[PDB]
Solved structure of RNA (3'UTR) from Bombyx mori, 39 nucleotides shown. The structure was determined by cryo-electron microscopy at 3.6 angstroms resolution and released in 2023. Primary citation: Deng et al., Cell (2023), "Structural RNA components supervise the sequential DNA cleavage in R2 retrotransposon". Protein in the same entry: Reverse transcriptase-like protein.
Context: bound to proteins that are not shown
C1' cells in the first nucleotide's frame, strides 16, 4: 500500500 | 512502495436498466 | 459512478 486488520522489509 | 498471516476475504465476463 | 438477472455450475 491492501475489500479490513495484523507480521515484516 | 514490495512479501507472508487471518478469526476477514463472491474473482472474471455478459445483460437488463439507472 | 448505483441497482437487478445470467454466465462463471465433474460423471453415474
Nucleotide at each position: 500500500g491492501u475489500a479490513g486488520a495484523u507480521c515484516a522489509g | 512502495c514490495u512479501g507472508a498471516u487471518c478469526c476477514a476475504a463472491u474473482u472474471u465476463c455478459g445483460c437488463c436498466g439507472g | 459512478c448505483c441497482g437487478g438477472c445470467g454466465a462463471u455450475g465433474a460423471a453415474a

Keywords: R2 complex, RNA BINDING PROTEIN/RNA/DNA, RNA BINDING PROTEIN-RNA-DNA complex. The entry also models zinc ions. Entry title: Structure of R2 with 3'UTR and DNA in binding state.